[PDB]
RNA sequence: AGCAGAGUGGCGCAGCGGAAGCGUGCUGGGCCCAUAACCCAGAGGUCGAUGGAUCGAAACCAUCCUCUGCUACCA
Numbered sequence: 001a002g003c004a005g006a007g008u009g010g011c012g013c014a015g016c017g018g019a020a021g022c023g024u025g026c027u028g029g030g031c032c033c034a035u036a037a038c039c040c041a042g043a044g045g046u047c048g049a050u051g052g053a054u055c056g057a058a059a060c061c062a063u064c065c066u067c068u069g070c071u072a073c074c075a
C1' cells in the first nucleotide's frame, strides 16, 4: 500500500428496517429448616462514533480510532 471483515447487560453470541435478549455476573423474594438450580422478579446496553438517505435505525451508507487475516515491498 490492496482486498475482505468486525467493535453489543462487563461477557459467547443471535437478526435487518426499532419489540433491544438468552446461560452467565448484581439484587429481592417462593419451596424446605433446607444449605441446591429450576423457580419468578427487577436494575445494568449513550451497541465507539462524525454527518447522508428515508415515515422512521447497533443495525443501511462515506470517513476517523480499536483491531483481525492474507497479500505487496527500488527514495
Base pairs, nucleotide, nucleotide: 001071002070003069004068005067006066007065011023012022013021026042027041028040048064049063050062051061052060
Other pairs, nucleotide, nucleotide, family: 009010cHS009011cHH009044cWS016059tWS017056tWS017057tWS018056tHS021045tWH025043cWW032034cWS057059cHS

Solved structure of RNA (Transfer RNA) from Mus musculus, 75 nucleotides shown.
The sample was in a buffer at pH 7.5.
Keywords: Mouse liver 80S ribosome, Spondyloepimetaphyseal dysplasia, RPL13 (eL13) mutation, RIBOSOME.
NCBI's taxonomy places the organism under Eukaryota, Sarcopterygii, Glires, Muridae, Mus.
An Rfam search finds the family "tRNA" in it.
It was solved by cryo-EM to 2.46 angstrom.
The entry has 70 different proteins, among them Small ribosomal subunit protein uS14, Large ribosomal subunit protein uL18 and Small ribosomal subunit protein eS21.